[PDB]
Context: bound to proteins that are not shown
C1' cells in the first nucleotide's frame, strides 16, 4: 500500500484450574 | 488442559 467497521482461526507471554457427585476411562 | 494481553491470515459489510 485509497481508506473505515463488524465477526472468527493460527504463532508470541500476563493469571490462572476449585468445586461437587466424588468420578470419567 | 483452558480463556486473557496481543501479533499475524482468510470472511462480511460501506462508499452514486
Nucleotide at each position: 500500500u485509497u481508506a473505515c467497521c463488524a465477526u472468527c482461526a493460527a504463532c508470541a507471554u500476563g493469571g490462572a484450574a476449585a468445586c461437587u457427585u466424588g468420578g470419567c476411562u | 488442559u483452558c480463556c486473557a494481553u496481543g501479533u499475524u491470515g482468510a470472511u462480511g459489510g460501506u462508499a452514486a
Method: cryo-EM, resolution 3.2 angstrom. The entry became public in 2024. This is an experimental structure of RNA (piRNA) with a sequence from Homo sapiens, with 41 nucleotides shown. The 2024 paper behind the entry is "Mammalian PIWI-piRNA-target complexes reveal features for broad and efficient target silencing". The reconstruction used 221,896 particles. The entry also contains Piwi, not shown here. The depositors describe the entry as "Cryo-EM structure of the EfPiwi (N959K)-piRNA-target ternary complex". The entry also models magnesium ions.